[PDB]
Context: one part of a larger RNA, bound to proteins that are not shown
RNA sequence: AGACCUGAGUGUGGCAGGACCACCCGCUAAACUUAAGCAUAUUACUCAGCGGAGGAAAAGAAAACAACCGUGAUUCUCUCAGUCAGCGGCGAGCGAAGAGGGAUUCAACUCGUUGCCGAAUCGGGUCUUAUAUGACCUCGAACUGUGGCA
RNA sequence: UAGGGCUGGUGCAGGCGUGGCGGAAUUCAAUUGCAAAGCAAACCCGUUGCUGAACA
RNA sequence: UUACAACCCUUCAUGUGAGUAUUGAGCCAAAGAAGGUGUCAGCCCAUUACA
RNA sequence: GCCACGGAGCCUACGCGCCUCCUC
RNA sequence: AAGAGAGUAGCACUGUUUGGGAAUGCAGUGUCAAGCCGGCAGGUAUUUGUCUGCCAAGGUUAAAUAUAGAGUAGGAAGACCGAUAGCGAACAAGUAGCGUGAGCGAAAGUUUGAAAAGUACUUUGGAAAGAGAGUGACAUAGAACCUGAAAUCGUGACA
RNA sequence: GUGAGAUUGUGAAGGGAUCUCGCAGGCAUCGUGAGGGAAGUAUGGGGUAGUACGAGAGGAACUCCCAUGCCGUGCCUCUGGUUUCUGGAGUUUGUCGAAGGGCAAGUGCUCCGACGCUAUCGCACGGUGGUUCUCGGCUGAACGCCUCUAAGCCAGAAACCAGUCCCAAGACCGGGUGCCCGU
RNA sequence: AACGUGUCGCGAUGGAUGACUUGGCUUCCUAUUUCGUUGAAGAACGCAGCAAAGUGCGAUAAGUGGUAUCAAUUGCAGAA
RNA sequence: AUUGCCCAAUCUUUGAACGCAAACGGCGCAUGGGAGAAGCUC
RNA sequence: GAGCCAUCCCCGUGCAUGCCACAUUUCUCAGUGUCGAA
Numbered sequence: 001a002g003a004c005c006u007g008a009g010u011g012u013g014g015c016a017g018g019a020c021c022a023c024c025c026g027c028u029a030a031a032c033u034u035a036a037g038c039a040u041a042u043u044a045c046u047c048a049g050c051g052g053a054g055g056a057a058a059a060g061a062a063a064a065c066a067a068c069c070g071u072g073a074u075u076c077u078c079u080c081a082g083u084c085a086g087c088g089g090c091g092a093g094c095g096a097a098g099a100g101g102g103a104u105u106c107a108a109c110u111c112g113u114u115g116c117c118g119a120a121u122c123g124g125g126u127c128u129u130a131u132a133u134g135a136c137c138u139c140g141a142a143c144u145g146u147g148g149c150a
Numbered sequence: 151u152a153g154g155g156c157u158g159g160u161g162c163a164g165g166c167g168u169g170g171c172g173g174a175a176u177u178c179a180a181u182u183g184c185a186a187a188g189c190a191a192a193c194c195c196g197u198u199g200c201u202g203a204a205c206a
Numbered sequence: 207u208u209a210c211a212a213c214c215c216u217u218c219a220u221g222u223g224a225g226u227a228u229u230g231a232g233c234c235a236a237a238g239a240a241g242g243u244g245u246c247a248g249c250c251c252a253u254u255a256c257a
Numbered sequence: 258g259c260c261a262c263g264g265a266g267c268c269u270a271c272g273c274g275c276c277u278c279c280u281c
Numbered sequence: 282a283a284g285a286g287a288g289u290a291g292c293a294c295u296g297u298u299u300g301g302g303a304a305u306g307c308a309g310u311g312u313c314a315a316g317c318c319g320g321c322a323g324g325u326a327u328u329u330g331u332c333u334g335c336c337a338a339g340g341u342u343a344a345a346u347a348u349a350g351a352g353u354a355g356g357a358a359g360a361c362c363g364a365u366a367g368c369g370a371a372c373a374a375g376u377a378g379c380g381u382g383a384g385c386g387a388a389a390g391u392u393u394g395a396a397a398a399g400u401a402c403u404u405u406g407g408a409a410a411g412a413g414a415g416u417g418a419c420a421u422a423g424a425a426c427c428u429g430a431a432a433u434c435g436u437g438a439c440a
Numbered sequence: 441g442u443g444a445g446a447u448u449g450u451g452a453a454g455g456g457a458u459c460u461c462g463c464a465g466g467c468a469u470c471g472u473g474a475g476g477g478a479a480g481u482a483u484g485g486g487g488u489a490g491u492a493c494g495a496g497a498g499g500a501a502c503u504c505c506c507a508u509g510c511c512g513u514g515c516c517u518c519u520g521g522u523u524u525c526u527g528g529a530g531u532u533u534g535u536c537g538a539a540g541g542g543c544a545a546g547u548g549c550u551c552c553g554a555c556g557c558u559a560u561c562g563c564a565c566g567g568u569g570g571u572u573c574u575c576g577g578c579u580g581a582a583c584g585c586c587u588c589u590a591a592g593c594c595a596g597a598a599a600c601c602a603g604u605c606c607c608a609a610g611a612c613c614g615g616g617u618g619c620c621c622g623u
Numbered sequence: 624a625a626c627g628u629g630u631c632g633c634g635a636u637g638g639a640u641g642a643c644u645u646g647g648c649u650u651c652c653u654a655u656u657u658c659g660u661u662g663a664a665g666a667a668c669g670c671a672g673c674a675a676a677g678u679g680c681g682a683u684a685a686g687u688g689g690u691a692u693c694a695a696u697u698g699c700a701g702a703a
Numbered sequence: 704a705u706u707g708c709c710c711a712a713u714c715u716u717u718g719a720a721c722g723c724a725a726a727c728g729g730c731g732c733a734u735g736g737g738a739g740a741a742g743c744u745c
Numbered sequence: 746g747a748g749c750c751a752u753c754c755c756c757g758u759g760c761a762u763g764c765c766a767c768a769u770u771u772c773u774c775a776g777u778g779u780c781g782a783a
Base pairs, nucleotide, nucleotide: 002780003779004778005776006775007774008773009772010768011767012766013765014764015763016762018658023054024052025051026050027049034041038089064071065070075103076102077101078100086094087093108341109340110339111286114150115149116148117147120146122140123138124137125136126135127134152280153279154278158276159275160274161273163269164268165267166266167262168261169260170259172256176231178230179229180228183208187201188200189199190198210221211220213456214455215454217452218451232249233248234238241251242250265655291312292311293310294309295308296307297306319336320335321334322333323332351657353654354653355652356651357650358649359648361647362646378385379384390643392642399426402413403412404411405410427641433635434634435633436632437631438630439629440628441463443461444460445459446458447457465620466619467618468617469616470615471613475607476606477605480510481509482508483507484506485505486504493498511566512565513564514563515562519559520558521557522556527552528551529550530549531548532545533544534543535542536541568602569601570600576594577593578592665717666716667715668681669680670679672699673698687711688709689708690707691706722730723729731760732759733758734757735756736755737754742749743748744747745746
C1' cells in the first nucleotide's frame, strides 16, 4: 500500500420443502399366543412408529465354489430338503448351502494408484444458420492437479 | 483412403399413435276364443293322404 | 245355430293386448355372436372383416 | 381394407443426401 | 520397469443376530497390521509346514422377478353373490345421523303400465275424501302402484 | 204346517230348491228352609256365718239378691270431641278518597256455635232342650257266695248336637197369590 | 242370554317369496402409463331463464377455442 | 346447435404456502399503472 | 370546456429460510492470521 489465507453483505441464475406409499430400500421394534404352569425359547428379526425412491426397486462382474474327468457376474423357478446337515429347559419347536434341469443373456465398463505428458481441462463472451466434444479472447476457476496416452 | 445420423448444423423417407367410414339374406302366406291346430308310433312312403268330444 | 263365466234352471248383455309362438314355403353364411325391439329373432335394427 | 391429423419421442443396410468436426 | 484403495482388516471386552455349533453377520469402546519368504477363504480350538481358489477396505450397469387394502387409460372373463346376499355403499354413501375430540356410521331396488293414455265431467262434502263416469286386454296394475306368504284382526253364514 | 230371514268371490231380470230361527210365557208379591256360619265368658259384695269343723289357732260352700272385668250387637235423649253453616261477633296489616259495605293474607287470627258423625269419654241389650264322657249307683249271672257288667236300667262336665240368631233354591221350591197373554 | 270357542267365504295389517339386475367379488392381459414452488393433494366460496342436493365449471364460471360427425335439446320456456 | 375427442386459453379464497399476521375477508416496503367532484393553467 | 391533479381510494409485479454456481465491465468489506514495500 499491496498480496495470500480465513470469513461476511448484496446482486444475478438455479434447486429443496408437500402429496402418494399396494409392491421396494434403511432404521426402530412389542405383547396376546404355544410350551397343558413359567423365567431361556416361541409368536417374530412379525404388527404398531420414523425416514427414502421407482415403474419396478434392491443385487451384480469373485479377497466365489469346490476337492472333480473340475465349474465361472447378478436375479428368479423346480429340486436339494421339513433334511439319518444343523440349532434347541436337546423340551415345545426351529432350519439353510454347493451341485443338477431351466427362464434371461451379441453383458460388461470405470475412477484413484504406477509410467510418459503437464492446462492440451472447466466456466463466461464473440463467430460459424450452432448456449457445436469446432474456432478466437478471457491479470476468471484450476499446478494443494483438470484432462490425454498406456 | 473410410467411418461416425450418439460431434454439430441443414434437409428428405416409411412404421409405432389418435379419430372416423365400409359386409348378405322374409317384417314372406294364412287369425283376433274355439284349426295361426293336429294324426299317419326308428328311416322312407310324405312335395302325400285324413280331420274337429270348445260349436247338436 | 257356440262353449266358459260359482246353490239350480231359463232369458238378456259383456269378455280375449302386442306375433320373436304354430303351420307351409324360401333365402344368406369366410357372417349362427351372446345386445335392442310390446312373448322365445341368422334374414326388423345395431353388430359379426380386412384372409 | 380405406380415409383425415400427426409438435416432440422411439424403430428402420447403427434409414438416406450436403456442409463442419473427430477418429481409424 | 513399477504399482494396484489404513484408525482399514485383525484382536480383546460387551450387546445383538444367525442352522452356524471353543463364537455366521453387525455395532460401541480399547488396541491396531503386512506387503526382500504378502493378504483373505478352505464349517472343532492352538503352534508349525504344505496344497488349492481368489486379491477387500472407490463407482456405474438392461433382461428374466414383486405389486399381499396404489394410480392413468383400456381389454378378456367366471361351475362366484343375487337386495338381511355381494364392498359399509346396485339409490343426492363415507351421505344423513352421533361424539369436545381422536373417531363411529346407517336405512333405502321409484320393479305402475307396451304407451301417462296418471281418471275430464256430474253429484255430496269446508277440506280430506265418498258415489258415479272415463282410459287401459287387466284399475283387486291408481302413483314409491309386479307378485303379495305367515303372525294378528273385522265381517256374513254355520257348528 | 206356518211366520220371518239367508244363499255374500267374474253383470242384470224371473222361477225353483235348500238352510237357519220363532210357534209360549211375562211381570209383581207373600213365604219355605236343605246347606253353611255360629257367642257369651269370668270375678266381687250381701246373706248363709264367726256357722259347720276344730282342744285352740283358725275358718268354708249351694238356693237367692246386687254390681263389676273382658267380649259382642246397636244407638245419639243427656255429657264430651269435631266446624268449609267461612252462622254471629271481635281484632291486625294492606286496599277501594273518609264513613258504610267489603275484600287480600291458597280458611289472616280469636270466642261462641247448630245439623251431622262420633266415645265403655255417653246410653241400651246379650234365652231353650237333648245325646253322651269320666265317675257314682240299681237289678244281676258267669262261679248253688260275691260282683255297677256279661244282657238290661238310672243320674249325669264350661265337652258334642239341635232350638233362638246371620246368609240363604246351582237345594233348581209340582210352595201360595194378583193381573195380562196363549191354548 | 251375553261374553267366549271353532270351521268356511270375503276383507284388513305386513312386506316374505319368485322372476328380474347399468351393482359387487375374484382371476388374467396390453401401454409413447406415474404429481408438486411453471404452486400439487386436500379444504372453502361461487356460477344455469326458471336450479335444493348431486354432476360440470371458475368473474371467459352446467363453459371460450380446435377437430371429427351431421340436426337437435326437451319438464316448460326459449332459439331456427 | 348437440355429441365424442383434443392441441389454444381462462382458472375466485386458501393449502408445502413462502412480505408480516390471523375465531381480523387485517397490516407493510419498493416499483408501474388507474379513477379523481378541492386547487391551479389556458 | 379541456390539461396538471394534493389528501383519500383501487389494481399488477417483487420481497420467507437454507444451499450451489457466478460477480466475467471481475462488486463492497473484516481479522494484535502469514508476509511484505514507501
The RNA (LSUa rRNA, nucleotides 7 to 488; SrRNA-2, nucleotides 1 to 183; 5.8S rRNA, nucleotides 1 to 171) from Trypanosoma brucei brucei has 783 modelled nucleotides. It was solved by cryo-electron microscopy to 2.47 A. Among the 76 different proteins in the entry, which are not shown, are 60S ribosomal protein L18a, 60S ribosomal protein L30 and 40S ribosomal protein S7. The PDB entry is titled "CRYO-EM STRUCTURE OF TRYPANOSOMA BRUCEI PROCYCLIC FORM 80S RIBOSOME : PARENTAL STRAIN". Rfam match: Eukaryotic large subunit ribosomal RNA. The literature on the family includes a 2001 paper in Science by Yusupov et al., "Crystal structure of the ribosome at 5.5 A resolution". The family is grouped with related families in Rfam's "LSU clan". The 2023 paper behind the entry is "A single pseudouridine on rRNA regulates ribosome structure and function in the mammalian parasite Trypanosoma brucei".